[PDB]
RNA sequence: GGCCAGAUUGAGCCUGGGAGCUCUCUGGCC
Ligand code: ARG
Numbered sequence: 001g002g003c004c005a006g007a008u009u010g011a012g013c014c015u016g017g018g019a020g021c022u023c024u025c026u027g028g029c030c
Base pairs, nucleotide, nucleotide: 001030002029003028004027005026006025007024010023011022012021013020
Other pairs, nucleotide, nucleotide, family: 008011cWH009026cSS016017cHS
C1' cells in the first nucleotide's frame, strides 16, 4: 500500500421474545 482472518483482543442495534443483525475494532499475510 493492498489481501485475508478473527474479534466484545471494541461497540451499537434488534423494536413481538433472535442469540440474531450491522457497525466498528483486533489479529495475520503479502
Ligand atoms: N456472529 C456474530 C454476530 O452476532 C459476530 C460476532 C462479532 N464478534 C465480535 N465483534 N466480538
TAR RNA: 30 nucleotides with solved positions. The depositors describe the entry as "HIV-2 TRANS ACTIVATING REGION RNA COMPLEX WITH ARGININAMIDE, NMR, MINIMIZED AVERAGE STRUCTURE". Method: solution-state NMR. The entry became public in 1997. Bound small molecules: arginine (ARG).